[PDB]
C1' cells in the first nucleotide's frame, strides 16, 4: 500500500482483519 469481508451509519462511507 493493493482486492474486500467484519462493524456502525445518517448507506457503499469510514477503521479495520487477512494474505502480499
Nucleotide at each position: 500500500u493493493c482486492u474486500c469481508g467484519g462493524c456502525c451509519u445518517u448507506u457503499u462511507g469510514g477503521c479495520u482483519a487477512a494474505g502480499a